[PDB]
The depositors describe the entry as "Inhibitor Induced Structural Change in the HCV IRES Domain IIa RNA". Shown are 38 nucleotides from a PDB entry: RNA (HCV IRES Domain IIa RNA) with a sequence from Hepatitis C virus. The structure was determined by solution-state NMR and released in 2010. Paulsen et al. published it in Proc.Natl.Acad.Sci.USA in 2010: "Inhibitor-induced structural change in the HCV IRES domain IIa RNA".
Order: sequence, then C1' cells, then structure tokens
RNA sequence: GGAGGAACUACUGUCUUCCUUCGGGUCGUGCAGCCUCC
Repeated sequence: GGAGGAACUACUGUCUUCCUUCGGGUCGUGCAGCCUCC
C1' cells in the first nucleotide's frame, strides 16, 4: 500500500422509518466494528 474470511453476499452494535404486548420485529441509498496475509 493492497487483498482475503463470503462480495456487493453472511454476522453484530448504534441511529433513523413503520408496527409494537415496549420485549421484539421492520425500513435505509446512514454510522461504527472483528480476524488474517503479502
């Protein structure tokens, strides 16, 4: 300096929209994040 772990795809937090039994789900063209290699 670049690339991979899976690539435009998987996972999580946070913020936003909408529903809500307030736990959770949902919407995003938004924000943040782990490990490894030359």